[PDB]
Context: bound to proteins that are not shown
Molecule: RNA template
RNA sequence: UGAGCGAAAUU
DNA sequence: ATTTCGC
Repeated sequence: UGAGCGAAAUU
RNA backbone atom coordinates (compact mmCIF):
# COMPACT_ATOMS: atom_id res chain seq x y z
C5' U A 1 -0.68 3.36 1.00
C4' U A 1 -0.69 2.24 0.00
C3' U A 1 -1.93 1.36 0.00
O3' U A 1 -2.99 1.94 -0.74
C1' U A 1 0.00 0.00 0.00
P G A 2 -4.34 2.40 0.01
O5' G A 2 -4.61 1.25 1.08
C5' G A 2 -5.88 1.12 1.71
C4' G A 2 -5.77 0.65 3.14
C3' G A 2 -4.90 1.52 4.05
O3' G A 2 -5.45 1.50 5.37
C1' G A 2 -4.06 -0.68 4.02
P A A 3 -5.64 2.87 6.18
O5' A A 3 -7.20 2.92 6.48
C5' A A 3 -8.12 3.33 5.47
C4' A A 3 -9.41 2.55 5.55
C3' A A 3 -9.96 2.30 6.94
O3' A A 3 -10.65 3.43 7.46
C1' A A 3 -10.06 0.31 5.67
P G A 4 -10.61 3.73 9.04
O5' G A 4 -11.68 2.73 9.65
C5' G A 4 -13.03 2.77 9.21
C4' G A 4 -13.83 1.65 9.84
C3' G A 4 -13.69 1.50 11.34
O3' G A 4 -14.50 2.41 12.06
C1' G A 4 -13.50 -0.62 10.31
P C A 5 -14.04 2.92 13.51
O5' C A 5 -14.45 1.72 14.48
C5' C A 5 -15.79 1.27 14.56
C4' C A 5 -15.91 0.04 15.41
C3' C A 5 -15.22 0.09 16.76
O3' C A 5 -15.99 0.77 17.74
C1' C A 5 -14.67 -1.94 15.69
P G A 6 -15.27 1.57 18.93
O5' G A 6 -14.64 0.43 19.85
C5' G A 6 -15.48 -0.48 20.55
C4' G A 6 -14.70 -1.66 21.08
C3' G A 6 -13.52 -1.33 21.97
O3' G A 6 -13.90 -1.05 23.31
C1' G A 6 -12.86 -2.92 20.37
P A A 7 -13.00 -0.09 24.23
O5' A A 7 -11.78 -1.02 24.66
C5' A A 7 -11.99 -2.21 25.39
C4' A A 7 -10.74 -3.04 25.49
C3' A A 7 -9.50 -2.33 26.00
O3' A A 7 -9.47 -2.21 27.41
C1' A A 7 -8.94 -3.56 24.07
P A A 8 -8.74 -0.96 28.10
O5' A A 8 -7.19 -1.29 27.95
C5' A A 8 -6.63 -2.44 28.58
C4' A A 8 -5.21 -2.67 28.13
C3' A A 8 -4.26 -1.50 28.29
O3' A A 8 -3.76 -1.36 29.61
C1' A A 8 -4.01 -2.42 26.13
P A A 9 -3.36 0.08 30.18
O5' A A 9 -1.91 0.35 29.58
C5' A A 9 -0.82 -0.50 29.90
C4' A A 9 0.37 -0.23 29.01
C3' A A 9 0.90 1.20 29.05
O3' A A 9 1.80 1.41 30.12
C1' A A 9 0.64 0.49 26.80
P U A 10 2.08 2.89 30.67
O5' U A 10 2.87 3.61 29.49
C5' U A 10 4.26 3.40 29.30
C4' U A 10 4.83 4.40 28.34
C3' U A 10 4.55 5.86 28.66
O3' U A 10 5.44 6.40 29.62
C1' U A 10 4.09 5.45 26.38
P U A 11 4.98 7.62 30.56
O5' U A 11 4.92 8.87 29.57
C5' U A 11 6.11 9.38 28.97
C4' U A 11 5.79 10.36 27.87
C3' U A 11 4.96 11.57 28.26
O3' U A 11 5.73 12.59 28.87
C1' U A 11 4.09 10.62 26.28
P DA B 1 -4.15 13.34 16.16
O5' DA B 1 -2.65 12.77 16.26
C5' DA B 1 -1.61 13.40 15.53
C4' DA B 1 -0.25 12.83 15.92
C3' DA B 1 -0.15 11.32 15.85
O3' DA B 1 0.27 10.92 14.56
C1' DA B 1 0.59 12.06 17.97
P DT B 2 -0.21 9.52 13.94
O5' DT B 2 0.63 8.43 14.76
C5' DT B 2 2.05 8.45 14.70
C4' DT B 2 2.65 7.56 15.77
C3' DT B 2 2.20 6.11 15.73
O3' DT B 2 2.97 5.38 14.80
C1' DT B 2 2.16 6.93 17.97
P DT B 3 2.40 4.04 14.14
O5' DT B 3 2.58 2.95 15.30
C5' DT B 3 3.87 2.66 15.80
C4' DT B 3 3.80 1.79 17.04
C3' DT B 3 3.01 0.51 16.89
O3' DT B 3 3.80 -0.48 16.26
C1' DT B 3 2.49 1.56 18.96
P DT B 4 3.10 -1.59 15.33
O5' DT B 4 2.46 -2.62 16.38
C5' DT B 4 3.31 -3.34 17.25
C4' DT B 4 2.51 -4.01 18.36
C3' DT B 4 1.39 -4.91 17.89
O3' DT B 4 1.90 -6.19 17.54
C1' DT B 4 0.64 -3.56 19.68
P DC B 5 1.09 -7.14 16.53
O5' DC B 5 -0.16 -7.65 17.39
C5' DC B 5 0.07 -8.43 18.56
C4' DC B 5 -1.20 -8.57 19.38
C3' DC B 5 -2.39 -9.12 18.63
O3' DC B 5 -2.33 -10.54 18.59
C1' DC B 5 -3.05 -7.27 19.96
P DG B 6 -3.01 -11.34 17.38
O5' DG B 6 -4.57 -11.24 17.69
C5' DG B 6 -5.09 -11.81 18.89
C4' DG B 6 -6.56 -11.46 19.06
C3' DG B 6 -7.40 -11.60 17.81
O3' DG B 6 -7.80 -12.95 17.64
C1' DG B 6 -7.90 -9.55 18.90
P DC B 7 -7.91 -13.57 16.17
O5' DC B 7 -9.23 -12.90 15.57
C5' DC B 7 -10.47 -13.06 16.24
C4' DC B 7 -11.48 -12.02 15.79
C3' DC B 7 -11.84 -12.09 14.32
C1' DC B 7 -11.56 -9.82 15.04